[PDB]
Context: one part of a larger RNA, bound to proteins that are not shown
Molecule: 23S rRNA, nucleotides 549 to 1290
Organism: Porphyromonas gingivalis
C1' cells in the first nucleotide's frame, strides 16, 4: 500500500514508554 | 507524571552560493565526511585615542658596573 | 641577556617673505608710494 | 604649544589577501623513438617476358 | 638459333597502408578482419658511430627532433606579469549609498567631482505664506516679420 | 499688382500664461544644513508615469528632462509577476481598529436593502 | 481590437 | 404611421497547430450602474509585556 | 525615568565571545585530567557558559593583564576514507 512537488514550518488526534 | 518517541490530518512554502538591471532558473559551483586553506611582517609616514615632559622635547651608534 | 647608569653628535619646535643677493613683522612686487600675494596681529 | 611614546585606521617600499596563464632569458640533458648521413654485416619461394651482343 | 638485360611482368616471404567493416570506459594512448600497393631496387634490414634547440635533418607535410613541436626537455631568474575570472572563515549593536559630470592609447580601468560614515567646530537647512524681480515653453496668431499656403474678385 | 474671406512652423513671433527660478521678511519643522580632518563604495543601472527626439506616434527598443519604485525593501490584493494598487518589518501575544481589496462555496466577512439595464453566459479577467 | 453592417433592446428629445 | 439626434447596455465584423479557460465550481445573478449600512481584511495603526541607539536627565 | 528613533547590499563606526601559549594571584585531579556519548539547565541578545551521568586513565584551569600559526560551506580548491 487512493497517495503528486527544495522535504520544512505552525498547529493537532491517536498509540508506546517514564 | 507531566516529560518523552512517533504523527492520522490541516495551513503556509520554487535548496544555497556567485554573478547580475533583473535567478527555481534550463547561469556559475560544489559526491559526502573528517583534517588543510587565502589583509601577514618590517621599514619611513601621516591622523587619531592615551600618556611623559613642557620653551623646550629627545637620544642614536656606543661606553661603564652588575649578572 | 637583561638591569641601572652615561652618550646631546643629530632631529623637531622656536619668523617669515623673496628666484636670488637680501631685508626682517614684516617682505616680495614698484622709479618711489598707495593697491595687492604671503605672513605677524 | 611643542616634543617623545605607547595602541589604533590608512599609505608606500618589500611576492604584500590566496590560487591561476599563454610566454620570456641563462645554464645543462637528450638521435636506444623518428628525419638525413657514414663504416661494416645480412635477405628477397616460384613462375612469366625476350634488349644488347 | 642463341643470349638473358630492366628503377620490366604475376605472385609468398617482407615492407607499406587505398577502400569497407568493426572496435571508440577497445584487447590496442592509432588495433583486427576483409580488400589492397611495391616486392632486384631511388629495395628492405642489423650491429656501432655522427649532427642538438632559432639549432639538427627535412623527395618539402611546417614534416620529424624519445606516446610532447610555428622553436623539445630540466633545473633557476622565480611567488615573471595577469586593468581578467573564481575565492575570502565568530557575535550582536548604530548610520547608510553609487550606477551621474569632467578627463584620459580611454570606454568592463582609473584621477578629481557628487553622493556614505568616524571625529570635531559653527549655526543652518528645508517646507508654507507674503513681497519684489527676470522670463517666451504650453496657447495662440499671421495685412506684426520669414518661409509656406487654399478660394474667390481681378 | 489692389481687395475679401480661409489657414500653417523644432530652427516664424505683434503676444503669453499654469508651473519653476532667484532674495527678503514670518511660521513650523526630531533637528534634517556647512567647515575641518579620518575612511570608503559608486562611476554596466532597470521600470512606471508626464515632456521630447529618434525609430514605424513599432518594440520587455534607444537617447535625455522631472519625479518615484526596484535595485539595497519583507507584509497585503491582483491565480500565479522586481519596479501596478495598499503599506516601509526592533522582539514576543491563541488581543482590537483599519488600508488596497472585498463578503455563493473552494475562501475571512451580506444567498444584505432599494432602484434601473442585460438575454449575449455577454460578464464574473 | 478596428474600418463598416444590422440597429436587438432602454432613456431623452426634433422635424413632421 | 414614417424619419432622425445624443446617452446606456448588448449583436456581427472575431482568426492555427500536445487540452482548455471568469483562477476553479458554478451563477440570471453570485452580471452591469447607482446610493445606504454592517462586517472582513497587512509585519500599517492601537493594546500588553520586554529590549536596545540617542538626547536631556 | 522623559521624549524620538531602531527594514537594509557596497561601505564607515562600536562593543563582545572562543582558540594557543606567556607573567601574576590561585585552584582542581588515580576517592578519576583532557578527550569522547548521552540529558538537562542558563545568556539585555549572540558568538557561548554551566552541571549530571556513562566511556577514558593522566593531565588540567579561574581572574587581571600580554601575544598572535587566532574561527570555514562553496576557490572545475588539496589529503584521507567511505
Nucleotide at each position: 500500500a487512493c497517495a503528486a512537488g527544495c522535504g520544512g514550518u505552525a498547529g493537532g488526534a491517536g498509540c508506546g514508554c517514564c | 507524571a507531566g516529560g518523552u518517541g512517533u504523527g492520522a490530518c490541516u495551513g503556509c512554502g520554487u535548496g544555497c552560493c556567485u554573478u547580475u538591471u533583473g535567478c527555481a532558473u534550463a547561469a556559475u559551483g560544489a559526491a559526502c565526511c573528517u583534517a588543510c586553506g587565502a589583509g601577514u611582517u618590517a621599514c619611513u609616514g601621516u591622523u587619531u585615542g592615551u600618556g611623559g615632559c613642557a620653551a623646550g622635547g629627545u637620544u642614536a651608534a656606543u661606553u661603564g658596573u652588575u649578572a | 641577556a637583561g638591569a641601572c647608569a652615561a652618550g646631546g653628535a643629530g632631529c623637531c619646535g622656536a619668523a617669515g617673505c623673496g628666484a636670488a643677493a637680501g631685508c626682517g613683522a614684516g617682505u616680495c612686487u614698484u622709479a618711489a608710494a598707495a593697491g595687492g600675494g604671503c605672513g605677524c596681529c | 604649544a611643542g616634543u617623545c611614546a605607547c595602541g589604533a585606521g590608512c599609505a608606500g617600499u618589500a611576492g604584500a589577501c590566496g590560487c591561476g596563464a599563454a610566454a620570456c632569458c641563462a645554464a645543462g640533458u637528450g638521435a636506444u623513438c623518428u628525419a638525413c648521413c657514414c663504416u661494416u654485416g645480412g635477405u628477397c619461394a616460384g613462375g612469366u617476358u625476350g634488349a644488347a651482343g | 638459333c642463341u643470349g638473358g638485360a630492366g628503377g620490366a611482368c604475376c605472385g609468398a616471404a617482407u615492407c607499406g597502408g587505398u577502400a569497407a567493416g568493426c572496435g571508440u570506459u577497445g584487447a590496442a594512448a592509432a588495433g583486427c578482419u576483409u580488400u589492397c600497393g611495391a616486392a632486384u631496387g631511388a629495395a628492405c634490414u642489423g650491429a656501432g658511430g655522427g649532427u642538438a634547440g632559432g639549432g639538427g635533418u627535412g623527395a618539402a607535410a611546417g614534416g620529424c627532433u624519445a606516446a610532447u613541436c610555428a622553436a623539445a626537455c630540466u633545473u633557476g631568474g622565480a611567488g615573471a606579469u595577469a586593468g581578467c575570472u573564481c575565492g575570502u572563515a565568530c557575535u550582536c549593536c548604530c548610520c547608510g549609498a553609487a550606477a551621474u559630470g569632467c578627463a584620459u592609447u580611454u570606454a568592463g580601468g582609473u584621477g578629481c567631482a557628487g553622493c556614505c560614515u568616524g571625529u570635531u567646530g559653527g549655526a543652518u537647512g528645508u517646507u508654507a505664506u507674503c513681497a519684489u524681480g527676470a522670463g517666451g515653453u504650453a496657447g495662440a496668431g499671421c495685412g506684426a516679420c520669414u518661409g509656406a499656403u487654399u478660394g474667390g474678385a481681378u | 499688382g489692389u481687395c475679401c474671406a480661409g489657414a500653417u512652423a523644432a530652427a516664424c513671433u505683434c503676444c503669453g500664461a499654469a508651473u519653476g527660478c532667484a532674495u527678503g521678511a514670518u511660521a513650523a519643522u526630531u533637528g534634517a544644513c556647512c567647515g575641518a580632518u579620518g575612511g570608503a563604495g559608486u562611476g554596466a543601472g532597470g521600470g512606471c508615469a508626464u515632456g521630447g527626439g529618434u525609430g514605424c506616434u513599432a518594440a520587455g527598443g534607444u537617447c535625455c528632462a522631472u519625479g518615484u519604485c526596484c535595485g539595497a525593501g519583507a507584509g497585503g490584493a491582483g491565480a500565479a509577476g522586481a519596479a501596478u494598487c495598499c503599506g516601509g518589518a526592533c522582539c514576543a501575544c491563541c488581543g482590537g481598529c483599519u488600508a488596497a481589496g472585498g463578503u455563493c462555496c473552494c475562501g475571512a466577512a451580506a444567498u444584505a436593502a432599494u432602484u434601473g439595464c442585460u438575454a449575449a453566459g455577454u460578464u464574473g479577467u | 481590437a478596428a474600418a463598416c453592417g444590422a440597429a436587438g433592446u432602454c432613456a431623452a428629445g426634433a422635424a413632421g | 404611421g414614417a424619419u432622425u439626434u445624443u446617452g446606456g447596455c448588448a449583436u456581427g465584423g472575431a482568426u492555427a497547430a500536445u487540452a482548455c479557460a471568469c483562477g476553479g465550481g458554478c451563477a440570471u445573478a453570485a452580471g452591469c450602474a447607482a446610493u445606504u449600512u454592517a462586517c472582513c481584511g497587512a509585519a500599517g495603526c492601537c493594546g500588553u509585556g520586554g529590549g536596545a541607539u540617542a538626547u536631556a536627565g | 525615568u522623559a521624549u524620538a528613533u531602531c527594514g537594509g547590499u557596497a561601505g564607515g563606526g562600536g562593543a563582545g565571545c572562543a582558540u594557543u601559549c606567556c607573567a601574576g594571584c590561585g585552584a582542581c585531579g588515580u576517592a578519576g585530567a583532557a578527550g569522547g556519548g548521552a540529558a538537562a539547565a542558563g545568556g539585555g541578545c549572540g558568538a557561548c557558559u554551566u552541571u549530571u551521568u556513562c566511556u577514558g586513565g593522566a593531565g588540567u584551569u579561574u581572574c587581571u593583564g600580554g601575544a598572535a600559526a587566532a574561527g570555514c560551506a562553496a576557490a572545475u580548491g588539496u589529503a584521507g576514507g567511505u